Solved structure of RNA, 38 nucleotides shown. The entry is an ensemble of 10 models. The depositors describe the entry as "An RNA aptamer that decreases flavin redox potential". The model includes bound flavin mononucleotide (FMN).

[PDB]
RNA sequence: GGAUACACAAGAGUGAUUGAAACUAAGUCUGUGUAUCC
Ligand code: FMN
Numbered sequence: 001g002g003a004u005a006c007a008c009a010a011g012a013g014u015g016a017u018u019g020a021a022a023c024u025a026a027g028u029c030u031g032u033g034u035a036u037c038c
Base pairs, nucleotide, nucleotide: 001038002037003036004035005034006033007032008031010030011029012028
C1' cells in the first nucleotide's frame, strides 16, 4: 500500500425508487481506531 471484519461516528441523497432532520423505514459515498494474510 492492497484485501476482509469489528467498534465508533460527521455531512450529503448522488434517483421517480427514500426518508421521521436514520448512524438501524433497507442502504450508500468519503472518515477515525485495531486486528489478520501478502
Ligand atoms: N436510502 C435510505 O435508506 N434512505 C434514503 O433516504 C435514501 N435516499 C436515496 C436517495 C438517492 C438519490 C439515492 C441514489 C439513494 C438513496 N438511498 C437511500 C440509498 C439506497 O438505500 C441504497 O444504497 C441503493 O442505492 C438502492 O439500490 P436499488 O435501486 O434498490 O438497487